Record summary
This is an experimental structure of RNA (Tethered rRNA, nucleotides 2756 to 3511) from Escherichia coli, with 755 nucleotides shown. The entry has 47 different proteins, among them 50S ribosomal protein L23, 50S ribosomal protein L6 and 30S ribosomal protein S4. The reconstruction used 34,852 particles. Entry title: Structure of a ribosome with tethered subunits. It holds a match to the Rfam family "Bacterial large subunit ribosomal RNA".

Context: one part of a larger RNA, bound to proteins that are not shown
RNA sequence: AUAAGUAACGAUAAAGCGGGUGAAAAGCCCGCUCGCCGGAAGACCAAGGGUUCCUGUCCAACGUUAAUCGGGGCAGGGUGAGUCGACCCCUAAGGCGAGGCCGAAAGGCGUAGUCGAUGGGAAACAGGUUAAUAUUCCUGUACUUGGUGUUACUGCGAAGGGGGGACGGAGAAGGCUAUGUUGGCCGGGCGACGGUUGUCCCGGUUUAAGCGUGUAGGCUGGUUUUCCAGGCAAAUCCGGAAAAUCAAGGCUGAGGCGUGAUGACGAGGCACUACGGUGCUGAAGCAACAAAUGCCCUGCUUCCAGGAAAAGCCUCUAAGCAUCAGGUAACAUCAAAUCGUACCCCAAACCGACACAGGUGGUCAGGUAGAGAAUACCAAGGCGCUUGAGAGAACUCGGGUGAAGGAACUAGGCAAAAUGGUGCCGUAACUUCGGGAGAAGGCACGCUGAUAUGUAGGUGAGGUCCCUCGCGGAUGGAGCUGAAAUCAGUCGAAGAUACCAGCUGGCUGCAACUGUUUAUUAAAAACACAGCACUGUGCAAACACGAAAGUGGACGUAUACGGUGUGACGCCUGCCCGGUGCCGGAAGGUUAAUUGAUGGGGUUAGCGCAAGCGAAGCUCUUGAUCGAAGCCCCGGUAAACGGCGGCCGUAAC
RNA sequence: AUAACGGUCCUAAGGUAGCGAAAUUCCUUGUCGGGUAAGUUCCGACCUGCACGAAUGGCGUAAUGAUGGCCAGGCUGUCUCCACCCGAGACUCAGUGAAAUU
Numbered sequence: 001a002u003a004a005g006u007a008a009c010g011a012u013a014a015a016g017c018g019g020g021u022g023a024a025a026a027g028c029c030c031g032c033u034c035g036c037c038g039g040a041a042g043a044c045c046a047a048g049g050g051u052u053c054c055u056g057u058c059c060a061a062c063g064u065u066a067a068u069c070g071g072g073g074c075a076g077g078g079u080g081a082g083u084c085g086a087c088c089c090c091u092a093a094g095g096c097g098a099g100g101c102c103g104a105a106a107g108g109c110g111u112a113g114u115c116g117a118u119g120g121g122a123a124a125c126a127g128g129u130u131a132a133u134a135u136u137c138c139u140g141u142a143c144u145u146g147g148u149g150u151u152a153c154u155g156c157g158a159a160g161g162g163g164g165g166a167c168g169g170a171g172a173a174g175g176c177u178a179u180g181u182u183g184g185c186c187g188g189g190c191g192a193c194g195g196u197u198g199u200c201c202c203g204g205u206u207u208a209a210g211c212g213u214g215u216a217g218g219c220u221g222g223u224u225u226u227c228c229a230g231g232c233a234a235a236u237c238c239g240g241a242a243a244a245u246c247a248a249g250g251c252u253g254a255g256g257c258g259u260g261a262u263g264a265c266g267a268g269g270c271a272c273u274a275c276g277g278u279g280c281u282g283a284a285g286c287a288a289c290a291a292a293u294g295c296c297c298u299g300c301u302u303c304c305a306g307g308a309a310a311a312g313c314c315u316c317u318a319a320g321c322a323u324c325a326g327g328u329a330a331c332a333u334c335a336a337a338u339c340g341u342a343c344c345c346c347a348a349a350c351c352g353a354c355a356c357a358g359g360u361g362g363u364c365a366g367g368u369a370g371a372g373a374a375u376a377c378c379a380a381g382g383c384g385c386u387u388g389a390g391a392g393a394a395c396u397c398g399g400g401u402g403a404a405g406g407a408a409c410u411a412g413g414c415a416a417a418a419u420g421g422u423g424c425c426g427u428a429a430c431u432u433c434g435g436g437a438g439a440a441g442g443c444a445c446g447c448u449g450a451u452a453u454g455u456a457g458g459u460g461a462g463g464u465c466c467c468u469c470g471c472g473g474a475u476g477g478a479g480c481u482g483a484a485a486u487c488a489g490u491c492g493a494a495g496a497u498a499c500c501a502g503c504u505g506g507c508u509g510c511a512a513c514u515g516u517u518u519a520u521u522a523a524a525a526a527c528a529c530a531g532c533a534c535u536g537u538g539c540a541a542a543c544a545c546g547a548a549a550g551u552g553g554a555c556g557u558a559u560a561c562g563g564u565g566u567g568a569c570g571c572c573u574g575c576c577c578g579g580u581g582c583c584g585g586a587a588g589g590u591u592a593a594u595u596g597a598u599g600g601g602g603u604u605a606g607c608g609c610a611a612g613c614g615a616a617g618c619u620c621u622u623g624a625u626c627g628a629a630g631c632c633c634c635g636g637u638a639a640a641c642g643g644c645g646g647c648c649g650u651a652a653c
Numbered sequence: 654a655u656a657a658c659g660g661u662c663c664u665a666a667g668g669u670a671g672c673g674a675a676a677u678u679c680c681u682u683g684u685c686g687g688g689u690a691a692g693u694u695c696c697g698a699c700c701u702g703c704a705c706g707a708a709u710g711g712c713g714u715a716a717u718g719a720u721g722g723c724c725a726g727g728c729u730g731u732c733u734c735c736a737c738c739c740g741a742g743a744c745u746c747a748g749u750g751a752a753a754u755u
Stems, first nucleotide, its partner, number of pairs: 001755001008749002015033006034384004042364001044362002048344002052342001053077006062070002082143002084340002088121003094115003100109003125140004144336011155321002161315003168303004174296001176294001179290005184205006190198001207263001210259004218251002221246008230238002255471001265285001268281003272277001304307001350359002366378004387747004395742008404733002408731001413728001421445005430435001432568001447489005457481003463475004491495001503726007510718002515527002531566007543552001569713004574644003579641002581637005588632003599621005606613002645662005671705001672702001683699005
C1' cells in the first nucleotide's frame, strides 16, 4: 500500500434558554431555569507522589471533534513553631559482634555490648488577616520544662532493693455530655392563584484552653511498739517475721458549680465598588427531652483457653565523702538546638503500559419515617461522566403487558414466574430426648371520632423538711411527653399498600456436623478433624539440621514426645504361622580385613671336563592361623504385609 | 431341581457376622410386587454373590448438606403460537479516524 473514508468515538445521572468575548460559541464567563448524590460523587489524616498551587501571558503538538480553553507552552510568584511532627531517652521479635570457639580457603556459631517502633518517655487555647500555608502570621489569653542567677533550707550518692508501669476474654449493669427536637426569646414581617397581622411565615438567640470549686461513683481499711535468714555489701526501703490505736484512707473519675466569658461575635445598620470586594453600626444572647456506636471504666462480675517487656518517675541505701555538694519551698536569666510545614487522597496527581466501569489503612456520623450505620424523600456541600444533530425499517440487547391453554419443551420445571415480614392458632414421625418446630396448615396489619382532651407512665417542677450544707439527703410533682389496650366512622376493588420482605410436602443413597481445598474451566463422596489401637521411646532419648560447634524437641521430661493405621454415637471385630517382612533363640557350616606358617623356584656364587643344581642373599613365586557377623539352623508377625478352593455323586414330580 | 448329605483332590488354609441385581452384575429392560393408559427411571421381594464380606472395617443411626436420584401441591408466555408497547444500537448529515489478511 489493502480492507475503508467503513467500525468505532470509554457506563441509560438530562438538560434548557438571555447576556460577554471572540477572526470565529454546545461545550469558556455572568445570569435565570433542571436534575442527581447525600454512611457520599462531602470534610480531614497516614503512605506515595515531586511544582500539578497562584498571577500574566500564548494556541505550534497534546485533549479520541471545535478551544478565546486546561493538570499544555513561556514569564513572574508562592511553603515563618519552646509545647505539631520530626529530633532525642527506654526496650520486644531480630541483627551486628572485642575476647572465644570450630572450619581445605573463602567461613560458621556465639560473650561482653550496641543497634533496632507498630509500643512507653513534660507542656496552649479563642479571635482577626493571605491571590495563595498558616495552634507557626499578628490580638488575646497561656503555660512544659529545665538550666543561669537571687532567697533560705537542707546529704548526696548506684553498675547495687521497693514501686510504676504491668496489661485476658465475655457478660452485665448503673455515668453523662455531645448533641439535636420542641417549647421560650428576639427580629421582622402579610400575600403573581380563595385564605392567608396572627397559633401566620423566615432568620439569630454561641461561646474554649487554661485559671477557683473536686461528682456520681470504686475499690480500697487504716493510725502508735520487737526481727530479718532476706534482698549478694547496704539498705532508711521492701517484704516479711514478734508489741499499741483506730477505724480512716486514698484517690479519683465519664464526667458537675466561680473564671474564662471581658468578649467578640453577632440578624440587622450604615458608604464606596475595578461589581469582584472595600470602609463606618451593629438586637436577641431563654426552657426541655432524649440522648449514642464517645466518653466514669486500667471500673464491676464471671470463666478459663490464666493473660508484653522493659524503661524512664518516685523509692533504697553503696561505697565515698559528707561544709561542701547538692534535692526542697519564694525572687532574676536563659533556652527551647537543627529538619518538615504547598497541593493531590477513593484519585485525571498513587499501583494497573491510557485522563482505563479496577484496586487502595485511619479519622468526622443532621431531617423524616422507620427494630434499625437497609431502604424513599431532603440541608450542609457538591455535581451533569470532552463528539453531536436527525431519522422513527429487518434485526440485536435491556424492559412492561397479554384469552387460552397448567409442564405437553426439554437430558433435566434451567430459567424464569410465584410466597414474603409485623401481633393472636399450632406442625408429623421419631429422636442420641436436647429437637423436629417460623413446619405445615388457622385468626390481625386502613385510617378519622369515643374510651384516656396525654391513659398507663414516666422525668423530674414548683413547691414543702433535713440538709454534715454540695460534685447531699426526706415531699411534691412542672412540664412534657407517651405505645399498647376497650366503644363511633373509612374505604378503592385494593391495611405488611411505595420500598422492603422465607415456596411448601414425600421417599432413599452418601457422608456426623463446624471448617479447607486446584489464583485463571473441577468444590465434592475429596481433605481434615474430633476417636481409638499398636508401637518405639530412660533424657545428654529416640529424632531432625549441620562435614564439626550447636541448636532445637525441650527452662521440656514416657498423663512425654515421636511414627503408622482406621475415624461422631450404637452395635462387633470369624479363619490361616505355609511365604516374605521384619521382629525375638540360638545350636552347628561357612566364611570379607585378618597375622604367615609352607612350598617351590631361580639366583650365581660352590660344586663339577659336563649334562647339572643353583651357597648366601634376594628375589619371584606356594599359602600354616584367624574375622565377626551374617547367611544356611531355633521362636514370632495376623489392630504387619498378605492368602480363606477345586473335582466326582446325592433330597417323594 | 437344587445338593443337605456321600466322596476326591487339595494347601497354611478352604470366608466367619452379615448383606445382597448394590457407587460392585457382561449375561440383563435376571425374575415377582408397588408405583402410570403406557415405568430402560425410582420403592419393596426373590439370593444367581461374572468377580462382597470384619479395623486398607461390617450392619444400624438423631441432627446436618449452595450433595446424589425420583413423586405430590402452587405457579405461571417453559410450549401449541405469538401480539402489541417503551427504552439503547443498527439507517441519513457533520468531524475525527483502526485489523486481522494479501